Released in 2014, the model rests on electron microscopy data to a resolution of 3.7 angstrom. The RNA (RNA OF CRICKET-PARALYSIS-VIRUS-IRES) from Cricket paralysis virus has 190 modelled nucleotides. It holds a match to the Rfam family "Cripavirus internal ribosome entry site (IRES)". On this family, see Kanamori and Nakashima, RNA 2001: "A tertiary structure model of the internal ribosome entry site (IRES) for methionine-independent initiation of translation". Its family is annotated with ribosome binding in the Gene Ontology. Rfam describes the family as follows. This family represents a Cripavirus internal ribosome entry site (IRES) which is required for the production of capsid proteins through IRES-mediated translation. The PDB entry is titled "Kluyveromyces lactis 80S ribosome in complex with CrPV-IRES". The 2014 paper behind the entry is "Initiation of Translation by Cricket Paralysis Virus Ires Requires its Translocation in the Ribosome". The sample was in a buffer at pH 6.5. Taxonomically the source falls in Cripavirus grylli (Viruses, Pisuviricota, Picornavirales, Cripavirus).
């Protein structure tokens, strides 16, 4: 919830006005690289649920024969488009992760050598739109370098002027240019 049937000022159950007992888990990757000073201001949903003041209705309401049980269940936002009877993303609100939870319908089916039960269809809202890995950021593990003038070697390029790279040793600590900028090199007999 399918069946009787004891009642309890004759009986059962559709909401209104308060206010509080409590769920969105976090955790791992990701943030600046170990360790917390500000998940800062923000903040909550309305759900389960009970009682005042009852438009309901006299507010709470039993014993005892059923099937392991018979009851009905299953689908629901929000954002680009000039492809508007149709394409693109899909629970967002500085960032990356999520929850459908209710006011209700859908609809009990619509085309399918399918179909009865295996597959395309099909249900309009709208709300909670809110928590969380993480949010400018203070200087700590104080961070190789990521520069810094000092001398030595020359790779350079056809020749040549201002450099600049690697390897040795002295100086600043938040990010990085190597072969680059220019000047100067071709003419004829009877």
């Nucleotide at each position: 919830a399918a069946a009787a049937a004891u009642g309890u000022g004759a009986u059962c159950u559709u909401g209104c006005u308060u206010g509080u007992a409590a769920a969105u888990a976090c955790a791992a990757u990701u943030u600046u690289g170990a360790g917390a000073g500000g998940u800062u201001a923000a903040u909550a949903a309305a759900u389960u649920a009970c009682a005042a003041g009852u438009a309901g209705u006299g507010c709470u309401a039993u014993u005892u024969u059923u099937g392991u049980a018979u009851u009905u269940a299953g689908g629901u936002u929000a954002g680009c488009u000039a492809u508007u009877u149709a394409g693109c993303u899909u629970u967002a609100c500085g960032u990356u992760c999520c929850a459908g939870g209710a006011u209700g319908c859908c609809u009990a089916g619509u085309g399918g050598c399918a179909g009865c039960c295996c597959c395309a269809c099909a249900a309009u809202a709208u709300c909670c739109a809110g928590g969380a890995a993480g949010c400018c950021c203070u200087c700590u593990c104080u961070g190789c370098g990521g520069u810094c003038g000092a001398a030595a070697a020359a790779c350079c390029u056809a020749g040549g002027u201002a450099g600049g790279u690697u390897u040795u040793u002295c100086u600043a600590a938040g990010a990085a240019a190597u072969u680059u900028a220019c000047c100067u090199a071709u003419u004829u007999u009877u």